[PDB]
Released in 2024, the model rests on cryo-EM data to a resolution of 2.88 A. This is an experimental structure of RNA (18S rRNA, nucleotides 1 to 1149) from Triticum aestivum, with 975 nucleotides shown. Rfam match: Eukaryotic small subunit ribosomal RNA. Rfam 15.1 lists 75,755 matches to the family in 2,556 species. Its family is annotated with ribosome and structural constituent of ribosome in the Gene Ontology. Primary citation: Mishra et al., Structure (2024), "Cryo-EM structure of wheat ribosome reveals unique features of the plant ribosomes". Ions in the entry include potassium, magnesium and zinc. The depositors describe the entry as "Atomic structure of wheat ribosome reveals unique features of the plant ribosomes". The reconstruction used 105,563 particles. The entry has 32 different proteins, among them Ribosomal protein S13/S15 N-terminal domain-containing protein, 40S ribosomal protein S26 and 40S ribosomal protein S3a.

Context: one part of a larger RNA, bound to proteins that are not shown
């Protein structure tokens, strides 16, 4: 980085498509993996079906005390 | 010898759960987005301001 | 009564019922900013229908 | 003498010319 | 009757005021903390 | 005996703010092997009412025969929530947009409703279909598309962890609380930066 | 011939230093990473770099053994039938390098969906042929001197 | 401050409203980058009012000048435009 | 018509 | 009621369109006329094969084929002229004469005043084959039979034929319906024929 | 006058030859030219070869058939022009 390149033919010079080139805050997956900083993570197919344990309770000098409550008291 | 006259479990009264967090089935002018209207309406809370007749 | 009005019920305490759950009935006590009555304290001004000169 | 406090429902009536 | 108040929108019989009457009107404080104080 | 401050809580009405409900005007993807669709019983308009917080066929009697369509009505298909945004991009375009920000809708699938200012809520109730829990068989209780975990499902997704210290919300409250959020586990989803060896003599070997 | 530059040796040397351990503070709501640091910690510095190739497209072998149209490789041309640059292996090399390969989706490439911007005589493509509504396009013409500024 | 009552749009200037995040984009030595919105300085009983910029955002709607290019109907029974009665 |  | 003005109207497109003139065509429709060959039938004439074929036979034939001459009837068909010519939207149209509407082009100092260009839906018209009915039915000839070649011939070559070829009133909607080139508009080299019309000149025509 | 003939201009139509400075893969095109120096307006079409103008459905016809019109699969070429 506003770009190509193989493949019809004895050999050319075209439409044509096929096939190669990169990217993908894109999802598997396979082998590999030493630091350091940032990070997605049961969306897809079943809004399918769930053990368990938690997720929403509150009280100030200032609504109601006699706890057979505590703490001081007399 | 005085009603409590500290703190205070519980319970009763009030207020909250209609916020979050969680999917994307449904849904193709329908949600939506940008623009309007409420002279067509309700609205715990928050801030200002305002409560004169009950007597029988 | 307005120097403040009335009746319940919760925790509490002691009879249960059922295998059973913040299922559930009964009795005895108490409270209010629950509930439910009830002075609403004291006014002018004004609209109407009207007590006779 | 009655009415007349806020609220609520209905009717009538002021809200002027400039 | 000489001398003479009256808001507001682009817009309203708007805002609002008078008036007649209605209504079996959860309206119009039986409430709590603190400090204590002045005039009979 | 008269009076009298500073607060709290609570009723009503206005105006305000937090805000919904409706509502104007443009705007959306493939099909026509979808050309005529809606109306007798609401289709489109008009009177008068009922409901509603309100306007309106929203619902009712009456009446009237209208509304919309090659500028695609209607009526299928979407492996379709919609938008800010995403990828690639000379431009100018083609793909995509569950998923943390804002809007809708939903608690297995329908419908009905109570209390409240706000809900047609389900970590609310009541039926009714489907599953499913104990049990003394007389009954009772039931909703993870919140966290974390099973288990099917499948080419595919981590921890049944710690804490309210941060940000903020909620209550009567300077305090409680809080799988909201944050914090450590697992993680080559992407991505940053960056070791795995530098220099000298000695040995061999080039070139000015 | 001559000095100096450069470049290879599991040669000799001697310095660095962080992966790692671990006192210790520091971080945290407590804990842990980090970030700093005592003491240890590198010679084949074994503290061992991988994934995919080597016909062309496309950087990098007509090297050796194996197999013979078998087996397998090979996006796509194609290779192997006793001498295989292609397959099974060793060596040497070659891209990228803590990243790479291999399947789908779709965005360049593709001016192969072309408004910018393709085609239609023979390559795939003017309707047999005219009329015709809706669309979608329509001749020329009407302030100039004027300053100022 | 005046004081009117008008062709209608495309089109183009200019403004205005225009969530935030992502893009571009100023500042700023997280040791560098991706980032982040911090931060810097005399060596203070502290300042620098420290910063926390600006753009774009089809297309539809609002408002302001232009009137060239182009649309719509207006274009001769005067039923015309200014006066006076 | 004020 | 009276004034009142510059009192109010672009030009007429090498755009369109509609009128006039004299022409122009194998454009169209309807009646009418003619040719000559086919066949078929009548009269008449003469006798041994005709016919086809690269070469034969399927056929006709001494009842007289084939050929010659006179005639009527039939359907069909328009040679020659016939062109790198005309018309017509295209398919497509070829004797003659009348009739009946239509059209370019041309030539105008007519007249309208944008009335246009292309063209979804929606319509005419569409060779030939095919279909339904009436006629007609020469000739050719799908289909079928037979002769021939052939390894074999349901083909090519021969003869005989049957829808059909021809009209008349409904249906089809297709072609290598081809310029393999959609219409409308402008500009861009040259030349020479040729059709249609108009303008000039020109010097022959048995006019 | 006027028709035939000639010879010169216009305007309409079939066509033809000659040349590219022009266009094209090239035969070739005088329009099939004024095209990356890309845009006068309109209609209708075409996306590699096949399955295929085929299935099925709509429609018009008496029928033969007309108009419309795919999918699976399957291929690495099919195919224009000139040598």
């Nucleotide at each position: 980085u506003a770009c190509c390149u193989g493949g019809u033919u004895g050999a050319u010079c075209c439409u044509g498509c096929c096939a190669g080139u990169a990217g993908u805050c894109a999802u598997a997956u396979g082998c590999u993996u030493g630091u350091c900083u940032c990070a997605a993570a049961g969306a897809u197919u079943a809004a399918g079906c769930c053990a368990u344990g938690c997720a929403u309770g509150u009280g100030c000098a200032a609504g109601u005390a006699u706890g057979a409550a505590c703490c001081a008291a007399u | 010898g005085a009603a409590c006259u500290g703190u205070g479990a519980a319970a009763c009264u009030g207020c909250g759960a209609a916020u979050g967090g969680c999917u994307c089935a449904u849904u193709a002018a329908a949600u939506c987005a940008g623009u309007u209207a409420u002279a067509g309406u309700u609205u715990g809370u928050u801030u200002g301001a305002u409560g004169g007749u009950a007597c029988g | 009564u307005a120097c403040u009005c009335g009746g319940a019920u919760a925790a509490c305490c002691g009879u249960a019922g059922u295998a059973a759950u913040u299922c559930u009935a009964g009795a005895g006590c108490u409270a209010a900013u629950a509930c439910g009555u009830g002075c609403a304290a004291c006014a002018a001004a004004c609209c109407c229908c009207g007590a006779c000169u | 003498g009655g009415g007349c406090g806020c609220a609520u429902u209905u009717a009538u009536u002021a809200g002027a010319u400039a | 009757u000489g001398a003479u108040c009256c808001g507001a929108u682009g817009a309203u019989u708007c805002a609002u005021g008078a008036u007649a009457a209605c209504u079996c009107g959860a309206c119009g404080g039986a409430u709590c903390g603190c400090a204590c104080g002045g005039c009979c | 005996g008269c009076c009298g401050g500073c607060g709290a809580c609570g009723c009503a009405u206005c105006a305000u703010u937090c805000a919904a409900a409706u509502u104007u005007c443009u705007g959306c993807c493939c099909u026509a092997u979808c050309a005529a669709c809606u109306u007798u019983c609401g289709a489109u308009g008009g009177u008068a009412g009922g409901a509603u917080a309100g306007g309106g066929g929203c619902c009712u009697a009456c009446c009237a025969u209208g509304g919309u369509g090659g500028u695609g009505a209607c009526g299928g298909g979407u492996g379709a929530c919609g938008g800010a945004g995403a990828a690639u991009u000379a431009g100018g375009g083609u793909u995509c947009g569950a998923u943390u920000c804002c809007g809708g809708a939903g608690a297995g699938g329908g419908a009905g409703c109570c209390u409240g200012a706000g809900a047609a809520a389900c970590g609310g109730c009541u039926a009714c279909c489907a599953c499913a829990u104990c049990c003394a068989a007389g009954g009772a209780a039931g909703g993870c598309a919140g966290c974390a975990g099973g288990c099917g499902c499948g080419c595919a997704a981590a921890u049944u962890a710690c804490c309210c210290a941060a940000u903020c919300c909620u209550g009567a409250c300077a305090c409680g609380g809080g799988g909201a959020g944050g914090u450590a586990g697992u993680g080559a989803c992407a991505a940053u930066a960056a070791a795995u060896a530098a220099c000298a003599a000695u040995a061999c070997c080039g070139g000015g | 011939u001559g000095u100096c530059u450069g470049g290879u040796a599991a040669u000799u040397g001697g310095a660095a230093u962080g992966a790692g351990u671990a006192c210790a503070a520091u971080c945290u709501a407590a804990a842990u990473c980090c970030c700093u640091u005592a003491a240890c910690g590198a010679g084949g510095a074994u503290c061992c770099a991988u994934u995919g190739g080597a016909g062309g497209g496309c950087a990098a072998g007509u090297c050796u053994g194996g197999u013979g149209c078998c087996a397998g490789c090979a996006g796509c041309c194609g290779c192997g039938g006793u001498a295989a640059u292609u397959c099974c292996a060793g060596c040497u090399c070659c891209a990228a390098u803590a990243g790479c390969g291999u399947a789908u989706a779709u965005u360049u490439a593709a001016g192969u969906u072309g408004u910018u911007g393709c085609a239609g005589u023979u390559a795939a493509a003017a309707a047999g042929c005219u009329c015709g509504u809706a669309g979608u396009u329509g001749g020329a013409c009407c302030u100039u001197g004027g300053g100022c500024c | 401050g005046g004081c009117a009552u008008c062709g209608u749009u495309a089109c183009u200037u200019u403004g205005a409203a225009g969530a935030a995040a992502u893009u571009a984009g100023a500042g700023u030595g997280c040791u560098c980058a991706a980032a982040g919105c911090a931060a810097g300085c005399c060596a203070u009983c502290g300042c620098u009012c420290u910063g926390g910029a600006u753009a774009c955002a089809u297309u539809a709607g609002c408002a302001u000048g232009g009137g060239a290019u182009a649309a719509c109907a207006u274009c001769a029974u005067a039923g015309g435009a200014u006066u006076c009665c | 018509a004020u | 009621g009276a004034g009142u003005a510059a009192u109010g109207a672009u030009u007429a497109a090498u755009a369109g369109g509609g009128a006039c003139a004299g022409u122009c065509g194998g454009g169209g429709g309807c009646a009418u006329u003619c040719g000559u060959a086919u066949u078929u039938c009548a009269u008449a004439g003469u006798c041994a094969g005709a016919g086809g074929u690269g070469a034969a036979a399927u056929u006709c034939u001494u009842g007289g084929a084939u050929u010659u001459a006179u005639g009527a009837a039939a359907g069909a068909c328009g040679a020659a002229c016939a062109a790198c010519u005309g018309c017509g939207a295209a398919a497509g149209c070829a004797u003659u004469u009348g009739c009946c509407a239509a059209g370019g082009a041309u030539g105008u100092u007519u007249u309208c005043a944008u009335u246009a260009a292309u063209c979804a839906a929606g319509a005419a018209c569409g060779a030939a084959a095919g279909u339904u009915g009436g006629g007609g039915g020469c000739u050719c000839g799908a289909a079928g039979a037979c002769g021939a070649u052939c390894a074999g011939a349901u083909a090519c070559c021969g003869u005989c034929c049957u829808a059909g070829u021809c009209u008349c009133a409904a249906c089809c909607a297709u072609a290598a319906a081809c310029g393999a080139u959609g219409c409308c508009g402008a500009c861009c080299a040259g030349g020479g024929a040729u059709c249609g019309g108009c303008g000039g000149a020109u010097g022959u025509u048995g006019c | 006058a006027g028709g035939a003939c000639u010879c010169c201009g216009c305007c309409g139509g079939c066509a033809c030859c000659u040349u590219a400075u022009g266009a094209g893969a090239a035969a070739u095109c005088a329009a099939a030219g004024u095209c990356u120096u890309u845009g006068g307006g309109u209609u209708c079409c075409g996306g590699g070869g096949g399955g295929a103008g085929u299935a099925u459905g709509g429609u018009c016809g008496c029928a033969a058939g007309g108009c419309u019109g795919a999918a699976a699969c399957u291929u690495a070429a099919a195919g224009g022009a000139a040598u």